[PDB]
Molecule: A-site tRNA_Ile2
Organism: Haloarcula marismortui
RNA sequence: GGGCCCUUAGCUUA
RNA sequence: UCUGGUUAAAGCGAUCGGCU
RNA sequence: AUAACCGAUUGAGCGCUGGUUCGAAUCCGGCAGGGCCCACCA
Repeated sequence: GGGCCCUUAGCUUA
Repeated sequence: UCUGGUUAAAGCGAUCGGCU
Repeated sequence: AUAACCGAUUGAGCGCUGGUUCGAAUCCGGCAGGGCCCACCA
């Protein structure tokens, strides 16, 4: 290269 | 969150009280 | 008097952009950034 995700309070997370 | 419409949720943070 | 503990406060209008829709943090795209798999010769 071509697939595939993920971000939400200062942080971890829903 | 995929399950389209609202006090977007809990803990630690930090502040204030209780305790001393 | 503290540390600890107990109780309450403090808080983000969902990273940005365009669109579907009566209605988008959610659905659909393109990105800034961070992440994992297929591939690449006889």